[PDB]
Context: bound to proteins that are not shown
Molecule: crRNA (38-MER); Target RNA-2 (28-MER)
Organism: Desulfonema ishimotonii
RNA sequence: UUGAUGUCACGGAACAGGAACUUGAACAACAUCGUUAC
RNA sequence: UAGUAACGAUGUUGUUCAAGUUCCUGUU
Numbered sequence: 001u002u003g004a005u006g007u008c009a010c011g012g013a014a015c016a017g018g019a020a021c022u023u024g025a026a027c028a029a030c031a032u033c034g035u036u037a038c
Numbered sequence: 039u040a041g042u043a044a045c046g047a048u049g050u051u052g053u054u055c056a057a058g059u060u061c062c063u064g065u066u
Stems, first nucleotide, its partner, number of pairs: 015064003021058004027052012
Other pairs, nucleotide, nucleotide, family: 020059cWW026053cWW
């Protein structure tokens, strides 16, 4: 929860287009603590 | 009422990803 004397939905490709790419020497010296004396 | 002067020691690692875009153009 359908109407009857009549439904090709197996009657219809989620298909068509797009560079995980751009930049970067594996390197390198001077700092860190606070007070003491008169 | 009130501040002035610069000295003493020698030791020790660090960064290990960062800045971007992370969804659009269309069918008759």